[PDB]
């Protein structure tokens, strides 16, 4: 420097389960 | 995308 792997931190997609709510929906990754 | 580690070239 390079690949595989893991912590980590930050962008991004989703929301099944949770969360709101009459409902629309909105929120949440523990999923990517 | 990044840092830091472990193993490997």
């Nucleotide at each position: 420097c390079u690949g595989c792997u893991g912590c980590u931190g930050c962008c991004g997609c989703u929301a099944a389960g949770g969360a709101u709510g009459a409902a629309a929906g909105u929120c949440u990754a523990u999923g990517c | 995308c990044a840092g830091c580690a472990g193993c490997a070239g």

Released in 2018, the model rests on X-ray crystallography data to a resolution of 2.98 angstroms. The RNA has 41 modelled nucleotides. The entry is indexed under RNA. The 2018 paper behind the entry is "Structural Rationale for the Enhanced Catalysis of Nonenzymatic RNA Primer Extension by a Downstream Oligonucleotide". Crystals were grown from: 0.05 M Magnesium chloride, 0.1 M Sodium cacodylate trihydrate pH 6.5, 1.4 M Sodium acetate trihydrate. The depositors describe the entry as "RNA hairpin complex with guanosine dinucleotide ligand G(5')ppp(5')G".